[PDB]
RNA sequence: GGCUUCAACAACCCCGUAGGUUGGGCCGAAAGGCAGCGAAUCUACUGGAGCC
Repeated sequence: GGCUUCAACAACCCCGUAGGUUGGGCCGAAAGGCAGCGAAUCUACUGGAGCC
């Protein structure tokens, strides 16, 4: 340099940070808005543990 893999910290448990894809939920006539969407996934980064 590259890759893999995890989330201890948490007001039961699960949940590192932020932001996209697909598809949902609630509101709404619509436009469009709301949010722990306990859905799959991606990117970058935080912090562990490894391997080339």
Entry title: Crystal structure of the ADP-binding domain of the NAD+ riboswitch with Adenosine diphosphate (ADP). Solved structure of RNA (Chains: A) with a sequence from Candidatus Koribacter versatilis Ellin345, 52 nucleotides shown. It was solved by X-ray crystallography to 2.4 A. Ions in the entry include magnesium and sodium. Taxonomically the source falls in Candidatus Korobacter versatilis (Bacteria, Acidobacteriota, Terriglobia, Terriglobales). An Rfam search finds the family "nadA riboswitch" in it. The 2020 paper behind the entry is "Structure and ligand binding of the ADP-binding domain of the NAD+ riboswitch". Bound small molecules: ADENOSINE-5'-DIPHOSPHATE (ADP). Crystals were grown from: 0.2 M Potassium Chloride, 0.1 M Mg Acetate, 0.05 M Sodium Cacodylate pH 7.0, 10% w/v Polyethylene Glycol 3350.